This is an experimental structure of RNA, together with DNA, with 313 nucleotides shown.
Context: bound to proteins that are not shown
DNA sequence: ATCAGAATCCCGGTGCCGAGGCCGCTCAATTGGTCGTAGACAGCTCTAGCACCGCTTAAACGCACGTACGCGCTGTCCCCCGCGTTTTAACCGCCAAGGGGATTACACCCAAGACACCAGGCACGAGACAGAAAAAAACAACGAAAACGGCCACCACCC
DNA sequence: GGGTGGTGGCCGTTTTCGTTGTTTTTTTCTGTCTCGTGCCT
DNA sequence: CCCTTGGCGGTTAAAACGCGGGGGACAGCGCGTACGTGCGTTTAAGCGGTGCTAGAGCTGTCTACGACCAATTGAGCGGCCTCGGCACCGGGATTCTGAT
């Protein structure tokens, strides 16, 4: 001094 | 006799895919050596064959007289030929029928999941096939046996 | 009538055993081929 | 609004229908005759003898070119790169077949 990617499903405006 | 009318074989004029030539490279032909089994050649026994024969008789062509087979023609009747018409055998260059490479606003929030899907890829180690030979076991071979096939003494039918 | 289809009894020969010469299939171990099994994407 | 592969439509060229035409097969007429069914003769093959000359299979000699294992060399088509032979087009001339 360095706190990771993608589907699904309920919501806010 | 001859006369006219499609189909046949050769000539100016010419080109495209066939068919004949350099260069050189990996494949087929030749060279060299070392086993090494088969070819020409050279002797011996005897069995299956060659030539003519006795004894014996089936048999091929010639006779005698005729008929159904082959043939050419006649009555009739029984089948392939030619030219328009065009078509599905084929073989090319344009319509209209079910799907789609996108995609359905912007920004924001936080519940949950997956972090290997799989066989069958490359190599090592356990089944299975292939190479051989002497010994008890299959092929052929000597030598008999009634049982099988042809021949005979005797037997019944047909167009 | 001249062949053919059928009935039985004698003689020819002949092709498989008993039975052996003569050839002869093949096991075991050692060397190729085929599949299980082990690490990896 | 943008991407796939159906079947008519058609250049060529050969026959089922359609009508008018010719070459041929079946059946009896009449011919022409070589074998059928029966006998005659002479001859060479069935069978069993007799003689003999005459090589194939098997065995021993010798020779030597065959087959399996390593170098060496001539070459037939890839690749281009040339050379060409006879049928399209069109005409000319020459020819069985019908048709007078």
């Nucleotide at each position: 001094g360095g706190u990771g990617u993608c589907u699904u499903g309920g919501g806010u405006g």

The sample was in a buffer at pH 7.5. The entry also models zinc and magnesium ions. The structure was determined by electron microscopy at 3.7 A resolution and released in 2023. It comes from the structure "RNA polymerase II elongation complex containing 40 bp upstream DNA loop, stalled at SHL(-1) of the nucleosome". The entry has 16 different proteins, among them RNA polymerase II subunit B12.5, RNA polymerase II subunit B32 and DNA-directed RNA polymerase subunit beta.